[PDB]
RNA sequence: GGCCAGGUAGCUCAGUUGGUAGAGCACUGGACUGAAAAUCCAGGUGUCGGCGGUUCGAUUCCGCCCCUGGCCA
Numbered sequence: 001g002g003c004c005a006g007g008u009a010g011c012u013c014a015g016u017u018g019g020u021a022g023a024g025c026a027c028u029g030g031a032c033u034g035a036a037a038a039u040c041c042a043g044g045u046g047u048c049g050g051c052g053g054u055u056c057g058a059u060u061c062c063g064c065c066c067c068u069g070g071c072c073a
Stems, first nucleotide, its partner, number of pairs: 001072007019056001027043005049065005
Other pairs, nucleotide, nucleotide, family: 009010cHS012024cWS015048tWW018055tWS018057cWS021046tWS032038tWW033035tHS054058tWH
C1' cells in the first nucleotide's frame, strides 16, 4: 500500500426489506428450606468504534477515518 472480517452492558454473544436495543450466563434481592444446593419471581441512564450524508426516523443504507485480527498468491 491492496483486499477481507470483527468493534454492542463488567465479560462473552442474538438484531436478512429501517420503526421505541433484547436473550442466556454471571451479579443482587426475595419466595422456599433446620441450613444450603436446586427451583421459581423481580432489577439495563448501553455517547451500537468516531465524524458526516439520505429518510419523518439509521446498529442496518451511503461516503470519510481510528483500532483489532487474517492474507499479500
An RNA structure with a sequence from Thermotoga maritima MSB8, in which 73 nucleotides are resolved. An Rfam search finds the family "tRNA" in it. Rfam's curators write: Transfer RNA (tRNA) molecules are approximately 80 nucleotides in length. Their secondary structure includes four short double-helical elements and three loops (D, anti-codon, and T loops). Further hydrogen bonds mediate the characteristic L-shaped molecular structure. tRNAs have two regions of fundamental functional importance: the anti-codon, which is responsible for specific mRNA codon recognition, and the 3' end, to which the tRNAs corresponding amino acid is attached (by aminoacyl-tRNA synthetases). tRNAs cope with the degeneracy of the genetic code in two manners: having more than one tRNA (with a specific anti-codon) for a particular amino acid; and 'wobble' base-pairing, i.e. permitting non-standard base-pairing at the 3rd anti-codon position. Gene Ontology term of the family: triplet codon-amino acid adaptor activity. Rfam 15.1 lists 5,335,975 matches to the family in 14,413 species. Rfam classes the family as a transfer RNA. It was solved together with Poly A polymerase. The depositors describe the entry as "tRNA processing enzyme complex 1". The entry is indexed under Terminal Nucleotide Transferase, Transferase-RNA complex. The 2014 paper behind the entry is "Translocation and rotation of tRNA during template-independent RNA polymerization by tRNA nucleotidyltransferase".